[PDB]
RNA sequence: AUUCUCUCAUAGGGAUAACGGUGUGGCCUUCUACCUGUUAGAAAUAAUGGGUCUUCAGUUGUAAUUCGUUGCAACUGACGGGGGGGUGGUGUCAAAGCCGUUUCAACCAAGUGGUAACUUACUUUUACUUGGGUUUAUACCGUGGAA
Numbered sequence: 001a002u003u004c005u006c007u008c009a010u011a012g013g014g015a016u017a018a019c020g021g022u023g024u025g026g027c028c029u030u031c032u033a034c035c036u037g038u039u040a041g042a043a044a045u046a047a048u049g050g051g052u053c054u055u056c057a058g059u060u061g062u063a064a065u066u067c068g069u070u071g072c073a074a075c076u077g078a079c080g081g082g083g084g085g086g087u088g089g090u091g092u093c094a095a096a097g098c099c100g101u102u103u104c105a106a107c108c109a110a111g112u113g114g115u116a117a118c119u120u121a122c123u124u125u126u127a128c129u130u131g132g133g134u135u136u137a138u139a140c141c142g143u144g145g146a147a
Base pairs, nucleotide, nucleotide: 003015004014005013006012007011018143020141021140023138025135026134027133028132029131033052034051035050036049037048038047039046040045055078056077057076058075059074061072062071063070064069083104084103085102086101087100088099089098090097
Other pairs, nucleotide, nucleotide, family: 001016tWH002143tHS017144tHS019142cWW022139cWH024137cWH031032cWS041044tHS042043cSS060073tWW064065cSS065068tWS082105cWW090091cSS107117tWH108116tWH109115tWS111112cWS112114tHS115116cHS
């Protein structure tokens, strides 16, 4: 001193130097489908290392019904913008259009008279960061003390 005291208590006096936090690790426990390596050792199980899946709408065919919508196989349909130039389709009496290849742009910009910068930044309802808890493991951040 952001620590502790004292009283006339929005103030003033003393005394002690530590007092609050962050990252990482630990521990505690906490919601989780499988299939495979190598370990360990009995497959009780662990220990680690790799890979896949999860949604919605259907059409069924059926069971259940508790008279419904349900649960089900199997099915098939979804599921990552826009703009400026070039060039083929196909469009038709012209044409719109509709098809897809190839180039340009960090964003506002599908625009301005013109287009770069910026996050401890900017601003009208306008803002927040990763289950908790506890760790005198471990490294550092305010402000003191020492100097």